[PDB]
Context: bound to proteins that are not shown
C1' cells in the first nucleotide's frame, strides 16, 4: 500500500419533517 | 437562497496504536 479491529478526539455539517399562504 | 421549530447520521472523519 487493501482491508479489518481498537483507543482518544470532532454536534461540525448534510438531509428531511412541520409550522406561518385554509376557516 | 423568507423565516422559525426538531427528526435522522455515531460500520460517521481524522490521527492513533495494532493485525494473515
Nucleotide at each position: 500500500a487493501a482491508a479489518c479491529a481498537c483507543c482518544a478526539u470532532u454536534u461540525c455539517c448534510a438531509c428531511a419533517c412541520u409550522c406561518c399562504a385554509a376557516a | 437562497u423568507g423565516g422559525a421549530g426538531u427528526g435522522u447520521g455515531a460500520c460517521a472523519a481524522u490521527g492513533g496504536u495494532g493485525u494473515u